23S ribosomal RNA, nucleotides 1249 to 2004 from Pseudomonas aeruginosa: 753 nucleotides with solved positions. It holds a match to the Rfam family "Bacterial large subunit ribosomal RNA". The family has 102 seed sequences and 51,934 matches in Rfam 15.1. Released in 2019, the model rests on electron microscopy data to a resolution of 2.82 angstroms. The work is reported in "Structure ofPseudomonas aeruginosaribosomes from an aminoglycoside-resistant clinical isolate" (Halfon et al., Proc.Natl.Acad.Sci.USA, 2019). Keywords: Ribosome, Pseudomonas aeruginosa, mutation. NCBI's taxonomy places the organism under Bacteria, Pseudomonadati, Pseudomonadota, Pseudomonadales, Pseudomonas. The entry has 30 different proteins, among them 50S ribosomal protein L4, 50S ribosomal protein L21 and 50S ribosomal protein L22. The PDB entry is titled "Pseudomonas aeruginosa 50s ribosome from a clinical isolate with a mutation in uL6".
Context: one part of a larger RNA, bound to proteins that are not shown
RNA sequence: AUGAGUAACGACAAUGGGUGUGAAAAACACCCACGCCGAAAGACCAAGGGUUCCUGCGCAACGUUAAUCGACGCAGGGUUAGUCGGUUCCUAAGGCGAGGCUGAAAAGCGUAGUCGAUGGGAAACAGGUUAAUAUUCCUGUACUUCUGGUUACUGCGAUGGAGGGACGGAGAAGGCUAGGCCAGCUUGGCGUUGGUUGUCCAAGUUUAAGGUGGUAGGCUGAAAUCUUAGGUAAAUCCGGGGUUUCAAGGCCGAGAGCUGAUGACGAGUCGUC
RNA sequence: UAGAUGACGAAGUGGUUGAUGCCAUGCUUCCAAGAAAAGCUUCUAAGCUUCAGGUAACCAGGAACCGUACCCCAAACCGACACAGGUGGUCGGGUAGAGAAUACCAAGGCGCUUGAGAGAACUCGGGUGAAGGAACUAGGCAAAAUGGCACCGUAACUUCGGGAGAAGGUGCGCCGGCUAGGGUGAAGGAUUUACUCCGUAAGCUCUGGCUGGUCGAAGAUACCAGGCCGCUGCGACUGUUUAUUAAAAACACAGCACUCUGCAAACACGAAAGUGGACGUAUAGGGUGUGACGCCUGCCCGGUGCCGGAAGGUUAAUUGAUGGGGUUAGCGCAAGCGAAGCUCUUGAUCGAAGCCCCGGUAAACGGCGGCCGUAACUAUAACGGUCCUAAGGUAGCGAAAUUCCUUGUCGGGUAAGUUCCGACCUGCACGAAUGGCGUAACGAUGGCGGCGCUGUCUCCACCCGAGACUCAGUGAAAUU
Repeated sequence: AUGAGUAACGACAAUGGGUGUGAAAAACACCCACGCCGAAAGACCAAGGGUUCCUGCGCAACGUUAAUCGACGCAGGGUUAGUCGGUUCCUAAGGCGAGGCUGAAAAGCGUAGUCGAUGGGAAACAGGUUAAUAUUCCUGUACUUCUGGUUACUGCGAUGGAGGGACGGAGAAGGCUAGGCCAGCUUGGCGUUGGUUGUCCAAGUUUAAGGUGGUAGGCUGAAAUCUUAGGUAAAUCCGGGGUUUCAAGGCCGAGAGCUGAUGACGAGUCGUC
Repeated sequence: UAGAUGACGAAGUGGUUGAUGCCAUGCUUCCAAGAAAAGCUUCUAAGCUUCAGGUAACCAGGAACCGUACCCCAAACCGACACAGGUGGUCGGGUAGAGAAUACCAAGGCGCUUGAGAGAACUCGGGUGAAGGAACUAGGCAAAAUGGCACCGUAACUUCGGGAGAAGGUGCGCCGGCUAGGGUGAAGGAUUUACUCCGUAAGCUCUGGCUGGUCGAAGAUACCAGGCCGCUGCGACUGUUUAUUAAAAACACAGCACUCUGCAAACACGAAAGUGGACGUAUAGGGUGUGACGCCUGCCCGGUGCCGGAAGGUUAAUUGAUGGGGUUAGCGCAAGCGAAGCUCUUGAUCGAAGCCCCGGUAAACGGCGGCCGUAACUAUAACGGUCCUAAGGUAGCGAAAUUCCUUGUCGGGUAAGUUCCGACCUGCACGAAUGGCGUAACGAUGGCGGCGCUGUCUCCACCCGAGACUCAGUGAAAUU
C1' cells in the first nucleotide's frame, strides 16, 4: 500500500449562557446558573516516583479532536527543625561471623561477636506569613537533654547481680473528653409574588501545648530490727527465715477548675492607594 | 490601585447529647498461656589515694548531619497508555438511619480532553404492559417476587443445641386529649469544712401506656431490605483447591485404628560437620489408611510384604590343599627324561546375611469361583450329589454417583413422567476403616415436585437513555 477516511476517540456526574484573551475558543480563565462526589471523586501519612511543584515566555511534537490550556517545551525560582521522620542507642526473625568443626576445591555450618525494624529508648504548641516551605521561617508561650563554670556537704565505680521496660484473645461496666445540637448574646437584615418589628432570618458566638491541681478511679499491707546453704566474686540491692507496732501509708491516674490569655483569632468599621 | 494594605475591631455564655478518643499496658474472664535487648532505677566488684567521681543550687553556653517541594481512593506508584484494574495506615459533620449501609446534603472537590445533530433496522443497559401464567427451556437460566421493627403464632424430625426468621398473621403516617417514669440539674440542711453529700424545682433530653380525630388507592410509601415449602443422592459440620474455562461429591477436618520410635529416637535435609524432630521423651514423636455421630466392622495367611524361628541345604569376597602346564641344573654316542627356584593355571577346606524351609500377621497389599435332581394340583429348591481353591461374601444395602439388557416390573405423582419418590431382587459388575448401613444440623452441592411470582413463553407492543446513521476533527485492524 489494501482494508478505509471505515471502527473507534476509554464507564451513559451533565451541561447552558455571558464576559475576556486570542490569529482563531464547545474545551483556557472569570462571572451567573445547573448538575455530581461527600466513610469520598474530601483532607493526610508510609512506600514507590524523582522536580511532576510555582512563576514568566511558548504550542512544533506529546494531549485519542482544537487549544490561547497542560503532569508538554525553554528559563528562572522554591524544600529552613534540639522537639516531625531518619542517623545515632537497643534488640526480633534472619544474616554475616575472628578463631573453630567439617568439606576434592569452590565452600557449609557455627562460638565470641556485630549487623538487622515492621518493635523498644529525651522533648512544641497556638497564631501569623506566599507564587511556591512551614509543628521547620516570624511572634508568643513551653519542653527535653548535653557541655563548661563557681558554692557546699560528700562513697564513686562495670557490660557483672537484682529491679523495671514487658506486652495474649475476648467481654463489659462506668467516668470523662472531642464533636454535635438547642438556647442566650452580638452584628447585619426587613424581603422582586400573599405575609414577614417578630415568639422572624443569616452569620459569628474561637482560644493550644504547657504549668498548677492529684479528682472519678486501679493496684497495694507499711515501718523498724535480727539473721541468711541463694542471685556462678561481692553487695548496704534482691530473694529466704524469725520478732515488734499500726491501719493509712504509698505508687499510678483521666478529666473538671485556675493559669497560659486585660494575649492571639474574630463579623466587620475607619483610613490610604 | 472591583480589590491590596495600616490602625481600630462586637459577642465570645449556658444547657443537653456524646463517642470507635482518654482513664485503660485498668477491671472481669478463657485457654491456645501470650517478643527480646537497651535506655531507666539500684547493688557491689576490680580499682581510687579516697582531690577524681557523684548529688543539688546558681551562672553562662550548646543540641551536629540527613529528609522536607509535589503526586498517593493516583495522569506523578505497579499495570507498554493521561489504561473502568490494583495499592498499607490515619481523620470523619448534618437530617433520616441500628449502622462507617443507604438517600439527600456541609467543609471540601469535581463536570471523568472529541463534539454537533438525527431519533431507521439492529445491539446494549433500563421502564411499563391487555388476556394467559413456565405452555419457554437441557434446566424457572434470566427476570419478577419476598424484604424492617414490635407483637401473636409456628410442623415433621432432632445429637435436645436446634430446626426456626419454619410456615403464617396483625399494627405502622400525621395531629391532638389524658397519663407513668428515667437521666442531668440544684434552693437550701448536714461537717471529715469542699473536685462532698442529701434532695428540692425549672430548663434540656430519653422511653412509654391508653383513647380519639384525620388525609390519601396506598403510612417499614423513596433508597435500603429473606422468597418459601415437600421428597431424595452425596459430603457430618466452619475451612481449602485447578492465579486465567472445573469450588465440587474433590482435599482438609475432629474422631478412629494400624505400625514404627527408649533418646545421640524413628524420621528428614545435609559428600560431612551440623540442624529440624525438640530444649520435646511413649498421654511423646514420625508414617499410613479411614474420616463427626449411632449401630457395626463378616470369612481367607495360599501370592506378596512385614514380624519371629531353628538350624539342614545353597552362597560372596578372602583363604590357598592338590593336580597339571612353562622354563633348567644334571645322565645317556645319539635318542629321552628332568631336581630346585621362579612362574601360569586349577582350585579342596574356612566364609555371613539373604534365599529355599517353619510359624504368625489382613483398620498389611490383597482375595471372597461353579454344574445339575428332589414334597400337600404342583412349576419352583430347603434338603443331596459334583470340580477347584487360601476361602468362596455374613450383617446390612440394592435397577444404586454402581444395573448391560433397560424407558426391567409394580405402586404414587401428571391429561400424558426415559427423570423423581416407595418397593421388588434376575447384584452384567454392592458390601463392611480404597469402610457397610443410617443420620439432626450445615452446603453459592446433584436430581424431582409445589405455592407465590412474573415478557421465560403465546407474541411481542410501546417508551427511556447509550451505539448505530449524517456532519466536523483525529484516525486503527486482521487479511491481500